This is an experimental structure of RNA with a sequence from Homo sapiens, with 35 nucleotides shown. It was solved by X-ray crystallography to 3.2 A. It was solved together with CCA-adding enzyme. Taxonomically the source falls in Homo (Eukaryota, Craniata, Dipnotetrapodomorpha, Haplorrhini). Crystals were grown from: 24% PEG3350, 0.2M NaK tartrate, 0.1M MES 6.8. The entry is indexed under protein-RNA complex, tRNA, non-coding RNA, CCA-adding enzyme, nucleotidyltransferase, ncRNA, RNA BINDING PROTEIN.
Context: bound to proteins that are not shown
C1' cells in the first nucleotide's frame, strides 16, 4: 500500500437512513 | 505483532 472484520463518531443525499456515498478515529 | 503482496 491493498483487503477482511468488531465497534464507532459524525458529515452528504432524502419526506425518511443502523441500511445509499463519504470522511475521521480504535482495536484484531 | 488480522490477511495478502514485495522472496
Nucleotide at each position: 500500500g491493498g483487503c477482511c472484520g468488531c465497534g464507532g463518531c459524525a458529515g452528504g443525499u432524502u419526506c425518511g437512513a443502523g441500511u445509499c456515498c463519504u470522511g475521521c478515529c480504535g482495536c484484531g | 505483532c488480522g490477511c495478502c503482496a514485495c522472496c